[PDB]
RNA sequence: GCGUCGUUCCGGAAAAGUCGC
RNA sequence: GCGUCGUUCCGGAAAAGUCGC
Numbered sequence: 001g002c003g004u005c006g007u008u009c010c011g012g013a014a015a016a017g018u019c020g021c
Numbered sequence: 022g023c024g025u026c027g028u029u030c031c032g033g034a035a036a037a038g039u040c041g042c
Stems, first nucleotide, its partner, number of pairs: 001042003005038001007035008017026001019024003
């Protein structure tokens, strides 16, 4: 210095989950 | 039906962590 794991947040996709109204 | 949240996967981001080269 490079890649894997971990934590947090933003985003996206996804017929049977949640709750508010 | 609209909205909040959840799951899977993916993309991205974030002082000091982990492992491998």